[PDB]
Context: bound to proteins that are not shown
RNA sequence: AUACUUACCUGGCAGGGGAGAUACCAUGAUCACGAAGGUGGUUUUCCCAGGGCGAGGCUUAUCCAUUGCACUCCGGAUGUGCUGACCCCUGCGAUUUCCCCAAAUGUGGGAAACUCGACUGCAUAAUUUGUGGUAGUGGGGGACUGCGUUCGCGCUUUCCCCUG
RNA sequence: GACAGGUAAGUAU
RNA sequence: AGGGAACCCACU
DNA sequence: AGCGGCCCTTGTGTTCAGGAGCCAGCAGGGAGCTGGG
DNA sequence: CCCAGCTCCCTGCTGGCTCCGAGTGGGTTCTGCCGCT
Numbered sequence: 001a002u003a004c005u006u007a008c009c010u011g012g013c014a015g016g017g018g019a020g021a022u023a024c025c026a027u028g029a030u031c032a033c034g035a036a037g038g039u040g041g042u043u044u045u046c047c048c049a050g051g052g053c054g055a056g057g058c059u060u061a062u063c064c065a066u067u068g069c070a071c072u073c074c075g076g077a078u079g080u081g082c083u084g085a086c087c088c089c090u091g092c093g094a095u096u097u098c099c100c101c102a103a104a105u106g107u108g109g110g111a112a113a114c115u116c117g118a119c120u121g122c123a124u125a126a127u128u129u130g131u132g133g134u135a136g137u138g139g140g141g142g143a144c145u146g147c148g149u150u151c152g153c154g155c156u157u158u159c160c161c162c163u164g
Numbered sequence: 165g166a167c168a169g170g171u172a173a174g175u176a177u
Numbered sequence: 178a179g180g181g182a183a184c185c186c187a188c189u
Numbered sequence: 190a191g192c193g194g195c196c197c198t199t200g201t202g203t204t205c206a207g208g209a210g211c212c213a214g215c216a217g218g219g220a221g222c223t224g225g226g
Numbered sequence: 227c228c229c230a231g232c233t234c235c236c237t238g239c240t241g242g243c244t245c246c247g248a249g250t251g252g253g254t255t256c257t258g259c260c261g262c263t
Stems, first nucleotide, its partner, number of pairs: 001177011013121003019045002025040003049090004056083003060079005093116001095113006138163006146155003181256009190263006207246020
């Protein structure tokens, strides 16, 4: 240092944008040539779901130069706050192994493996937040009742107005 | 219950 | 802790 | 499951080395003896 | 006083038994199985 048997201590499952169109690949489909569909790819349109490229464009100050004769916008650079077409990945921070390109110990691509994240679904609408017993249901100005009264008021009964 | 990690006791090298 | 016989082939 | 038997086919069957020499057993024949005439 | 058996012995033959070089290296198959008790 390894495996075996027992006791003790720790712990929540599934995944990897989604909806259409796929003529083409795999599944080489168990009946005398055959499936379709589906599953895993490739191709192709979108709600654009997040990012990278910041060209172009909008707002306003600083610096330099111009005395300029135009009537088709427009001098050059810096700062603050915005937008943004086209083109790329369908999305991972980290780790492990195989093969390959290679400026060969780095810089990258094609494959999976199961490990933490609080990314989502269900236990999540059944007592502790993510599905209610916190309803919102009034307040004030004039006339208009009564009980108690410290005459300020507490409760209580009517009509008209402003307010929400 | 299962499974992954660690501690202790016995066996096998 | 270990075999034997038989046969065959081949060799000098 | 353990003991007994056994397959050479033709019960009768082919050559399991064939051949070369010793040695033993037996057939045969002759020499010689011997109890009968 | 011959002589045919009969014994003894020798020849010859047939048939039976044992031997046939030394070593070496490999290999495979087999050393029970089935009927009876």
Annotation: The PDB entry is titled "Structure of the transcribing Pol II-DSIF-SPT6-U1 snRNP complex". Shown are 263 nucleotides from a PDB entry: RNA (U1 snRNA; Pre-mRNA), together with DNA. Rfam match: U1 spliceosomal RNA. By type it is a spliceosomal small nuclear RNA. From the family's description: U1 is a small nuclear RNA (snRNA) component of the spliceosome (involved in pre-mRNA splicing). Its 5' end forms complementary base pairs with the 5' splice junction, thus defining the 5' donor site of an intron. There are significant differences in sequence and secondary structure between metazoan and yeast U1 snRNAs, the latter being much longer (568 nucleotides as compared to 164 nucleotides in human). Nevertheless, secondary structure predictions suggest that all U1 snRNAs share a 'common core' consisting of helices I, II, the proximal region of III, and IV. This family does not contain the larger yeast sequences. For this family Rfam cites "The uRNA database" (Zwieb, Nucleic Acids Res, 1997). The family has 100 seed sequences and 40,184 matches in Rfam 15.1. Rfam links the family to the GO terms pre-mRNA 5'-splice site binding, U1 snRNP and mRNA 5'-splice site recognition. The structure was determined by electron microscopy at 3.5 angstrom resolution and released in 2025. Keywords: Transcription, splicing, elongation, cryo-EM. Primary citation: Zhang et al., Nat Commun (2025), "Structure of a transcribing Pol II-DSIF-SPT6-U1 snRNP complex".